[PDB]
RNA sequence: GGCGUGGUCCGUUCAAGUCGUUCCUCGAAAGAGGAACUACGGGAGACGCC
Numbered sequence: 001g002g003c004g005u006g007g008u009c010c011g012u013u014c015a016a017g018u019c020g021u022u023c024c025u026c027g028a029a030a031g032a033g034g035a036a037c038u039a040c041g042g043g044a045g046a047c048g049c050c
Stems, first nucleotide, its partner, number of pairs: 001050005008043005020037007
């Protein structure tokens, strides 16, 4: 230096991901706000292999 695993914190759609998927609130609709699941991009550190 690299790969793998567990957590920890940061970021995220005018970045990818079917509008990521699914659902809730407001609305006449367009639209706005929210949540869960997931996913991606990183910081510090532990364990294992190279």